XRN1-resistant flaviviral RNA with a sequence from Murray Valley encephalitis virus: 68 nucleotides with solved positions.
An Rfam search finds the family "Flavivirus 3'UTR stem loop IV" in it. It is annotated as a cis-regulatory element. Rfam's curators write: Flavivirus 3' stem-loop IV (Flavivirus SLIV) is a conserved RNA that confers resistance to Xrn1 exonuclease. A reference for the family is Pijlman et al. (2008), "A highly structured, nuclease-resistant, noncoding RNA produced by flaviviruses is required for pathogenicity", Cell Host Microbe.
It was solved by X-ray crystallography to 2.46 A.
The 2014 paper behind the entry is "The structural basis of pathogenic subgenomic flavivirus RNA (sfRNA) production".
It comes from the structure "Crystal structure of an Xrn1-resistant RNA from the 3' untranslated region of a flavivirus (Murray Valley Encephalitis virus)".

C1' cells in the first nucleotide's frame, strides 16, 4: 500500500423533483483516476474520470460516435 468516473447492492435522508455512500479538502506555478498530508466511510462489478492527434456525423461552430 485496494475510495471521488460511471453503474449496482444494501440500506438511509426528503412532501416531491431529487440526493448521501467509493466521498470530500489543503498543499506541491497549472492540469490531475497525482504526489504530500488531513478527514469521513460500504462494499460491489467496471474505466482516463487529463491532454493531444486521426476518421465521421453536425455546418463549416458547438457538440456527438469512433480509433480506420
Nucleotide at each position: 500500500g485496494g475510495g471521488u468516473c460511471a453503474g449496482a447492492u444494501c440500506g438511509g435522508c426528503g412532501a416531491a423533483a431529487g440526493u448521501c455512500g467509493c466521498c470530500a479538502c489543503u498543499u506541491c506555478g497549472c492540469c490531475g483516476a497525482g504526489g504530500a498530508g488531513u478527514g469521513c466511510a460500504a462494499u460491489c462489478u467496471g474505466u482516463g474520470a487529463g491532454g493531444c492527434c486521426c476518421c465521421a456525423g453536425g455546418a463549416g461552430g458547438a457538440c456527438u460516435g469512433g480509433g480506420u